[PDB]
The RNA (28S ribosomal RNA, nucleotides 785 to 1683) from Drosophila melanogaster has 871 modelled nucleotides. It comes from the structure "Drosophila melanogaster Ovary 80S ribosome". The work is reported in "Ribosome heterogeneity in Drosophila melanogaster gonads through paralog-switching" (Hopes et al., Nucleic Acids Res., 2022). The sample was in a buffer at pH 7.5. The structure was determined by electron microscopy at 3 angstrom resolution and released in 2021. An Rfam search finds the family "Eukaryotic large subunit ribosomal RNA" in it. The family is grouped with related families in Rfam's "LSU clan". The entry has 76 different proteins, among them 60S ribosomal protein L24, 60S ribosomal protein L14 and Probable 60S ribosomal protein L37-A. Taxonomically the source falls in Sophophora (Eukaryota, Dicondylia, Aparaglossata, Muscomorpha).

Context: one part of a larger RNA, bound to proteins that are not shown
RNA sequence: ACCCGUCUUGAAACACGGACCAAGGAGUCUAACAUAUGUGCAAGUUAUUGGGAUAUAAACCUAAUAGCGUAAUUAACUUGACUAAUAAUGGGAUUAGUUUUUUAGCUAUUUAUAGCUAAUUAACACAAUCCCGGGGCGUUCUAUAUAGUUAUGUAUAA
RNA sequence: UUAUGCCUCUAACUGGAACGUACCUUGAGCAUAUAUGCUGUGACCCGAAAGAUGGUGAACUAUACUUGAUCAGGUUGAAGUCAGGGGAAACCCUGAUGGAAGACCGAAACAGUUCUGACGUGCAAAUCGAUUGUCAGAAUUGAGUAUAGGGGCGAAAGACCAAUCGAACCAUCUAGUAGCUGGUUCCUUCCGAAGUUUCCCUCAGGAUAGCUGGUGCAUAU
RNA sequence: AAAUAAUCUUAUCUGGUAAAGCGAAUGAUUAGAGGCCUUAGGGUCGAAACGAUCUUAACCUAUUCUCAAACUUUAAAUGGGUAAGAACCUUAACUUUCUUGAUAUGAAGAUCAAGGUUAUGAUAUAAAUGUCCCAGUGGGCCACUUUUGGUAAGCAGAACUGGCGCUGUGGGAUGAACCAAACGUAAUGUUACGUGCCCAAAUUAACAACUCAUGCAGAUACCAUGAAAGGCGUUGGUUGCUUAAAACAGCAGGACGGUGAUCAUGGAAGUCGAAAUCCGCUAAGGAGUGUGUAACAACUCACCUGCCGAAGCAACUAGCCCUUAAAAUGGAUGGCGCUUAAGUUGUAUACCUAUACAUUACCGCUAAAGUAGAUGAUUUAUAUUACUUGUGAUAUAAAUUUUGAAACUUUAGUGAGUAGGAAGGUACAAUGGUAUGCGUAGAAGUGUUUGGCGUAAGCCUGCAUGGAGCUGCCAUUGGUACAGAUCUUGGU
Numbered sequence: 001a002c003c004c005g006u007c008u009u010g011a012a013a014c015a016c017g018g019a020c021c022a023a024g025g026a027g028u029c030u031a032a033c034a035u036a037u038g039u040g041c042a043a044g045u046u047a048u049u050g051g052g053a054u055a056u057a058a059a060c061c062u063a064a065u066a067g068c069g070u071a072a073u074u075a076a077c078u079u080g081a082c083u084a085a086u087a088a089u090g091g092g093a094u095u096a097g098u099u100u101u102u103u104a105g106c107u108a109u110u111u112a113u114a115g116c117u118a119a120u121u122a123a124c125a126c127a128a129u130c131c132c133g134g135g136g137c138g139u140u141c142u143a144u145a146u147a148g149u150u151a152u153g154u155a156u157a158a
Numbered sequence: 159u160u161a162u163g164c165c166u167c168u169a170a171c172u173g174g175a176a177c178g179u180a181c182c183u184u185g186a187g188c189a190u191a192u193a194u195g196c197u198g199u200g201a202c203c204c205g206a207a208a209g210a211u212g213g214u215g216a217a218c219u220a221u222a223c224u225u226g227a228u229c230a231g232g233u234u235g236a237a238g239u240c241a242g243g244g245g246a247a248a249c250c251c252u253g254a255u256g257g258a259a260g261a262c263c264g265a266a267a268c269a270g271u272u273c274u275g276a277c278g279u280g281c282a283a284a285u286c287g288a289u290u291g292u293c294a295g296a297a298u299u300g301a302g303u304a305u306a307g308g309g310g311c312g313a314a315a316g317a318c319c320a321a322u323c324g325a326a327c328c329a330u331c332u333a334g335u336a337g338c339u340g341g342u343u344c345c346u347u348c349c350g351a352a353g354u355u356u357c358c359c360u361c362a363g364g365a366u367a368g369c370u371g372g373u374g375c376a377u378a379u
Numbered sequence: 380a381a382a383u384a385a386u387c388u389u390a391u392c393u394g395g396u397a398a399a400g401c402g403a404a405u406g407a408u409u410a411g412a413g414g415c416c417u418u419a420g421g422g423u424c425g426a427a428a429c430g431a432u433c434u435u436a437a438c439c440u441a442u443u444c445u446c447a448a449a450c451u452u453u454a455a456a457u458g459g460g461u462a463a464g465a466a467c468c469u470u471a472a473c474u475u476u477c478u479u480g481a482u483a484u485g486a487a488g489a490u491c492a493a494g495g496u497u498a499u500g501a502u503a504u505a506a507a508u509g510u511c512c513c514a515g516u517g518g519g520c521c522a523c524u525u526u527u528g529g530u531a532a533g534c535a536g537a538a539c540u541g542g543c544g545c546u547g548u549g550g551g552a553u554g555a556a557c558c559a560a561a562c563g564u565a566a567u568g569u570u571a572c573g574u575g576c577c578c579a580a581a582u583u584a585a586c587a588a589c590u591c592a593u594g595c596a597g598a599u600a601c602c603a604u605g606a607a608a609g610g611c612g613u614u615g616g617u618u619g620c621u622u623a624a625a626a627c628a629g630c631a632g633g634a635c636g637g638u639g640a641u642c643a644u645g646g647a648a649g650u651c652g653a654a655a656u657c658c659g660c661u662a663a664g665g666a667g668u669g670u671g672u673a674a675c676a677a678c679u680c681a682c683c684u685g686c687c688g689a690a691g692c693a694a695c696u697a698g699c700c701c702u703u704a705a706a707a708u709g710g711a712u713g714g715c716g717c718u719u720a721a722g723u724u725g726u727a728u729a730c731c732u733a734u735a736c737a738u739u740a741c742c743g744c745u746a747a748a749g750u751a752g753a754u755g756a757u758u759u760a761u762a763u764u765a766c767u768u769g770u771g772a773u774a775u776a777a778a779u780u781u782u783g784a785a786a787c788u789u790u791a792g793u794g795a796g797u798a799g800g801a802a803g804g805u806a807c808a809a810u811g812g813u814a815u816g817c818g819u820a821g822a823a824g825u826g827u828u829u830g831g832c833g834u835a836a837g838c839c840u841g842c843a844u845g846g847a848g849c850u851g852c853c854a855u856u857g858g859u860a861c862a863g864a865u866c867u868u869g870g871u
Base pairs, nucleotide, nucleotide: 003018004017005016006015019871020870021869022868023867024866030198031197033195034194035193036192037191038190039189040188041187044068045067046066050062051061052060072079090132091131092130093129094128098122133183134182135181136179137178138177139176140175148171150169153165156161202341203340205338209331210330211329212328213327214326220305221304223302224301225300226299227298228297231263232262233261238255239254240253241252242251243250244249267292268291269290272288273287275286276285307323309319310318344804345803346802347801348800349799354367356365357364358363368516369515371511373509374508383503384502389462390461391460392459393458398453399451400450405447406446407445410442412440413439414438421435423431424430467494469492471490473488474487475486478485519543520542521541522540524538525537526536527535528534548559549558550557563741564740565739566738567737568736569735573730574729575715576714577713581728583727585726586725587724588723589722597717610700612699613698614697615696616695617694618693619692620691621690629686633682742794743793744792745791746790747789748788749787750786763772764771765770805860807857808856809855810854811853812852813851814850816849817848824844825843826842827841830839831838832837
C1' cells in the first nucleotide's frame, strides 16, 4: 500500500460499467472560407473546360476565354481617387540601418589610412505605431451678381 | 453640310465647407500544399418513443353467414284432458292424467371462483391439484366463407385482430433526429484553465467577453 | 538609458463604514425639577371668588434614562484616484479665416535661444505588440473576516483574500479544504509535529507547581459537544472586623421577664402575621427565631466571670477536580496503558522527523555565449641565424583537427498538473526511391530463467518450434496503435 474506467464540488464507495481471453472496434471524407507556414511566379497570376504532340488514365506543348487581383462608391442615376515627369500616406512624432556626414584619443603609423565612444547632419529617415491633413464617392449646408466660360444660335460661305 | 462674330436664352463647367465611409494617399497578389478553426454533408462511434410510403396477415381470436356435428341420470310439475263431490245459478273443491319453463340437481363438454394451494431458471412464456360456475340454452363445436390497419370487430375491457395492440406485422425512406447517457485506442517533454460578464422560449444548451495555448514580430560580442 | 512597467515613501484629491451622537436637526423614548400660564380636568378655604393654599393635567424653560437597515454636527483603519521631468522648465517673436479680443500681448500651434548631476525607494520573473477571436470552460466547493434570510442546519445568499477542483509529500490515529510544504533522478547534512511502548527520538544525572475523579479523571489547534447555579474538596487571591485587654473553640452561668401593652383565639403568657417600640440587671439574660411545645413552659446559638493564652472569624474571587451530566451491537485520549505522570499550566536543554532548504553527481528544459584561412591553415617540442640581454624569421625533427554548420564546445537557472494546447519520439500497413540489403545453409509468425539496449513507447539478439518470404533508410501516405462502450463475433 483500497479498484479501475466514469459523471461529479467530492468515488474505495452501499453511484454506473467491467467473470475471463482473442480478433474487430470510434474525430473521417468532401464543399466552402479563414489564419498560419511551405513553394513557384509576381501587376500579375492560374494550362487542367478543351485542343495538340506522342511513349500511355501519366508526362509534354498550347490558342482563345474566364476566375481572382490590379478602383472604388452609391438605394439608384450619376460619378470616380490633387498640378510626385521628382515627395510611400503629404506633413509631424517615435525612429534599427547607411562609404552616410560633421567633431578629441586609442591603435598599425607607406607618418597615410584604419576601427571604437559622448557629438553635427542628411535620408523616403525602411518597417511599425501615434497624430494632423488631402483626395474619390455619398449626404447636407451654402458663395454661384455667376462675372462668367463654351456650345447648337445673332456672321456669311454653304 | 461646313468655317468665319461678340452677346445673352436653352445648357455644361467652375467657389467654400462640414460630416460619413468595408474607399484612396504609387500596386501584392494569384496558384498550390500542409496544419488548425468555423459551417453543411451519416459527420467521432453507438442509442430513442416517433413520423411517412408500399405491402402482409381472421392457422390464434372477434363477429357474421353457409353447411354439419354433439349435450348421462334424475328433480319439479304450467296449460289442455278425465272422473268425482258440492251449489238455485255463477261457478267452486278433491283426486288423477299430462309433461310446459332462456326451471332445478348433476355426468360429458364448455368455463375459471377460491385456496391469493402447487409450480414459479416450470411439465408449461399461463400449467398442475382441489374446490367451485353453467349444463337443452342469448348453449358448445368442425370445415367453408366474410370483414384488414387510423382499418376491422366488439352483450364494451381500450378488449381482440397469429406468445405483438390506446393504432398489428413486414420492408423501405433510414446511418431519421437527440442541448441527453455511454465509450473514444502510443510514449516522453513543455506551458496550463474555467465555473464569471452580457444576451437568448435562455435555466442539463449556446453565442459573447474573460481566463489558455500556439505562432510570430518590433526593440542580445 | 533619461526604455519603461508594477507593491511602498512623499504630495494631493476622494469617501460616510467602524467608532461617536441624541444637553444638534429628523425619529423615537424614561423620569422628575423650575415655571411663563389663564389651557384648565374640575378644584381647594369660598355660591365662582382673584380673599389664600394654587390641587393636579396641559403649555414653556434649564435638565435626564436609553436608542435607530431605510437618522446624523463629527468621523477613522483598511481603501479609490492622480502626480513625482527632455514627452521637461523658463524665454524670445511668428502664424490664425476658424480663434477670441478693437491686441493679427489672448489661446492653441509652429521655430530659434538658455538650462551641471534626469529629480523618492526597491524590482526587472525580458518586457511591447499582433494574429489563430485558438482550445477547454461558462454545476463549482471549503475557510478566516464582514454579511442577509432562517429557530437551526454538514442549510440559503453575497463581499474579501487564500485554498480544494487540477496535487503528490510531512503532521492532525483517520480525513478534498486544516498546519507545514508544493514534487526531475540520487547521496549527504539541516529543519514547524513529536520524543513510556506500539513508532524514528527524553521513562531527560532539567525543574516549580496543580489535580484523586466509584462506572468516559484527564490527555494538543480546527475537532468531533455540554451550560446556568453551587462545593467547611483542595489550591491561590481581594476586602472587613476580633486579637496577645486574653478573644476563637469547648467543659462550666443566667436568658425569666416592667405584663396575655396591642397585634390575638391553630393562637402568643420571652415569639405566625404584626400598624408598631418604649423598660430589666450587672461579671453578666433577647414584646425571642422556632417544627408547631391546643394556648403556657422550658430550653439554648447573644451579653459576660471563667480556664484556655493563639490567631480566630466571616464575606468575596477564579485554577483544577467534583457535582450538574440520561440511550440503545461490544469499545475506544488511535491502541496499550499512565497517577512524586506517560494528565493539565508555565518553562528548560538534548534529540527525531518531509518530496522543503544547502552542497554535489546525472537527465531534461530554458536562456545566454563560443568555434569553422586545411594550399605547405593552426599550434607544440626541439635543431640554424638576424641579433638586445632576448625575441622574431628561414630551414630540418611527431602528432590533433573535413565538429550528420540539423554539429561540436562553454556557462547559468530551472522541474507539481486535470480540461486543454503544442513539440519531438515510438508501434502498423502501403506507395516511390534506395541499401551491388537478408533468406530452404531456414523468411514471416509463435514460444522462452539467452544476453542486452532505451526515462519511455519500443528495439536488437540467442535458442526452441516453423516452412517462403521479408527488413533498414529518404519521401509521401492511410481503413494506422484499445481495457472499458449492460461494445461486436468467437472461445473459455